A-SITE TRNA G24A TRP-TRNA TRP from Escherichia coli: 76 nucleotides with solved positions. It was solved by X-ray crystallography to 3.1 A. The entry is indexed under RIBOSOME, EF-TU, TRNA, GDP, KIRROMYCIN, G24A, HIRSH TRNA. It comes from the structure "The crystal structure of EF-Tu and G24A-tRNA-Trp bound to a cognate codon on the 70S ribosome". It holds a match to the Rfam family "tRNA". About the family: Transfer RNA (tRNA) molecules are approximately 80 nucleotides in length. Their secondary structure includes four short double-helical elements and three loops (D, anti-codon, and T loops). Further hydrogen bonds mediate the characteristic L-shaped molecular structure. tRNAs have two regions of fundamental functional importance: the anti-codon, which is responsible for specific mRNA codon recognition, and the 3' end, to which the tRNAs corresponding amino acid is attached (by aminoacyl-tRNA synthetases). tRNAs cope with the degeneracy of the genetic code in two manners: having more than one tRNA (with a specific anti-codon) for a particular amino acid; and 'wobble' base-pairing, i.e. permitting non-standard base-pairing at the 3rd anti-codon position. It is annotated as a transfer RNA. For this family Rfam cites "The tertiary structure of tRNA and the development of the genetic code" (Hou, Trends Biochem Sci, 1993). Taxonomically the source falls in Escherichia coli (Bacteria, Pseudomonadota, Gammaproteobacteria, Enterobacteriaceae).
RNA sequence: AGGGGCGUAGUUCAAUUGGUAGAACACCGGUCUCCAAAACCGGGUGUUGGGAGUUCGAGUCUCUCCGCCCCUGCCA
Numbered sequence: 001a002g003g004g005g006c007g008u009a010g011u012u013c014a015a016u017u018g019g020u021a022g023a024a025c026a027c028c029g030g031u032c033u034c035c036a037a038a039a040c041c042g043g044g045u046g047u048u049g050g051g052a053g054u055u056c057g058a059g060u061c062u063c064u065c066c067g068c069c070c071c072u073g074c075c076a
Stems, first nucleotide, its partner, number of pairs: 001072007011024001026045001027043005049065005
């Protein structure tokens, strides 16, 4: 080169009747302090891998594309 996978917060994972995406623990933010840890208030902090497609609306359903794994390819 061609198939089939696999990719969601900081990690491990739940939503697949097509409906802003939470759950836990982390971390972040204040306050005290030199600054932390602890404690107390306050927070989703995500490029759902990218980009487009259909659709009223896509994590989900199409295609294409990046990395990786597996298989088959490959003597001027």